[PDB]
Context: one part of a larger RNA
């Protein structure tokens, strides 16, 4: 290499794409109809339930990695006093590994055979950090190591193509725009230095007796979370915290005529379009015992300067300092932005 | 000289068109890729130039407009003095205009190009559905069978 066959949709067996096996039909049958069917097998594959176990498959221990919060050693401001806050350094209890992700070929371990189950490789996503700034993404480094026991009753749910949606990359027809690039200029949106407004820096305000309110931890006190008891613990018994939850019980206190003024070191949230006038009932000086003169200056009279993270738009010369509008203001007032 | 016709000072300021700027022309075309021009600004190589023609540019003055002056003659205006425009055209009096080829926004380089709307074409896997898709091994044969060409399994040479 060359010659015959055979090819049931989880696996095994039949029958060969059939008025076959058999099923619907009836009480049972005819008879009609179906016949991609027809027996058998079920998991370390779903979940329910019972004793063990740290944990018995989103769970136990671990690890580095960071977080909130306490106490002490010193600052600095503050309360009518126990006392509070700001800012370094030590040491604490307590949380705390960013999918237990899929999917090709390689060799295993099961099963007569399937679904299973391991790891080698390559690769789909998702998610954390730097990219990082006042936006966004390309892209770069990670997603850690070990353990996860035996039964009892159920249950088929485990082959392909096509298509129809998202997602990826190319390739061009008829309409619509003087087309793209660089810079340069308004608009939105925001950074930095400054100044106005507000809000937080924190003990009770009781009473004839009886009661009420503030403050203090780890008492043989209550609060939690663990086991012990009984048919069940909620009562009771022993063991453990005070980061976090607990002030019942006990122990110190409840001080200070009113009203005005009043904001300390410290934080946190709001206030801003261009060109030209007017300017006080607002600041300052000097005047007058005081009612109120006489100068100034002020739109901070609440916002004031230097300035781009990013994003939309624009012949940006000429028309042209031409048309148009207005020629007064405690509503501060013209004319152009912005909405 | 024939018409026209009330005279002025601030503040803040758009557009539409503009293919180097202006004035005209374009039978069913209207423009970047049509046209003229003793027009006007920028670049060049020879005149280092020109010109006629035909036909322009200004400037002086006829006179319109107001404006004041003085007026004068009863008085009043007219009028007359000189002041400043004149929007249009005309008159009479001076001086002047003629190689040629170009010019896309600030800036580049294009308007047979480029952009945007709009449609096909694809694609092992690790996204989603088929009640409302089809399979007796698959790809062909309008489907379907005969048929032929791959894929497993059974045996012989």
């Nucleotide at each position: 290499a060359c010659c015959g066959a055979u090819g049931a949709a989880g696996c095994u067996a039949g029958u060969g794409g059939a008025u076959a096996a058999g099923g619907u039909g009836u009480g049972a049958c005819a008879a009609g109809c179906c016949g991609c069917c027809u027996a058998g097998c079920c998991a370390u594959a779903c979940g329910u339930c019972u004793c063990u176990u740290a944990a018995u498959a989103a769970c136990u221990a671990c690890u580095a990695u960071g977080a909130c919060g306490a106490a002490a050693u010193a600052u600095a401001c503050g309360g009518a006093u126990a006392c509070g806050u700001u800012u370094a350094u030590u040491u604490u209890u307590u949380c705390u590994a960013a999918u237990u992700u899929c999917c090709a070929c390689u060799u295993g371990g099961g099963u007569a055979g399937u679904a299973c189950u391991a790891a080698u490789u390559g690769g789909g996503a998702g998610c954390a950090a730097c990219g990082a700034a006042a936006a966004a993404a390309a892209g770069u480094u990670g997603u850690g190591u070990a353990g996860a026991g035996a039964g009892a009753a159920g249950c088929a749910a485990g082959g392909g193509g096509a298509c129809u949606c998202a997602u990826a990359u190319c390739u061009g027809a008829a309409a619509c725009u003087a087309a793209g690039a660089c810079a340069c200029u308004u608009g939105c949106c925001g950074u930095c230095a400054g100044g106005g407004a507000u809000u937080c820096g924190c003990a009770a305000u009781a009473u004839a007796c009886c009661a009420u309110c503030u403050u203090u931890a780890g008492u043989u006190a209550a609060u939690u979370a663990a086991g012990g008891c009984u048919g069940a613990u909620u009562a009771c018994c022993u063991u453990a915290g005070g980061a976090a939850c607990c002030a019942a019980c006990g122990a110190a206190g409840a001080a200070u005529a009113u009203c005005a003024a009043u904001u300390a070191a410290g934080a946190a949230u709001u206030c801003g379009u261009g060109u030209c006038g007017u300017g006080a009932a607002g600041u300052u000086g000097u005047g007058g015992u005081g009612a109120u003169g006489c100068a100034a200056c002020u739109a901070u009279a609440a916002c004031u300067g230097a300035c781009g993270a990013g994003u939309a738009a624009g012949g940006u010369u000429u028309g042209a300092g031409u048309a148009g509008c207005c020629a007064a203001a405690a509503u501060c007032g013209a004319c152009a932005a912005u909405c | 000289c024939a018409c026209a016709u009330g005279u002025u000072u601030g503040g803040u300021g758009a557009a539409a068109a503009u293919u180097g700027g202006a004035u005209a022309g374009g039978a069913a075309a209207a423009g970047g890729u049509c046209u003229a021009u003793g027009c006007c600004c920028u670049g060049a190589a020879c005149u280092u130039g020109a010109a006629a023609u035909g036909c322009g540019g200004a400037c002086u003055a006829g006179g319109u407009c107001a404006u004041g002056g003085a007026a004068g003659u009863u008085g009043c205006u007219a009028g007359c003095c000189a002041u400043g425009a004149u929007g249009u055209g005309c008159u009479a009096g001076u001086c002047u205009g003629a190689u040629u080829c170009a010019g896309u926004a600030g800036u580049c380089u294009a308007a047979u190009a480029a952009g945007u709307c709009c449609a096909g074409a694809u694609a092992c896997a690790a996204g989603a559905g088929u009640a409302u898709c089809c399979c007796a091994c698959g790809u062909a044969a309008g489907c379907c069978a005969a048929u032929a060409c791959g894929c497993g399994u059974c045996g012989g040479u």
Primary citation: Wang et al., Science (2025), "Cryo-EM reveals mechanisms of natural RNA multivalency".
The RNA with a sequence from Ligilactobacillus salivarius DSM 20555 = ATCC 11741 has 496 modelled nucleotides.
An Rfam search finds the family "ROOL RNA" in it. It is annotated as a small RNA. Rfam's curators write: Firmicutes, Fusobacteria (1 example), Tenericutes (1 example).
It was solved by electron microscopy to 3.25 A.
The reconstruction used 270,213 particles.
The depositors describe the entry as "Lactobacillus salivarius ROOL RNA hexamer".
Ions in the entry include magnesium.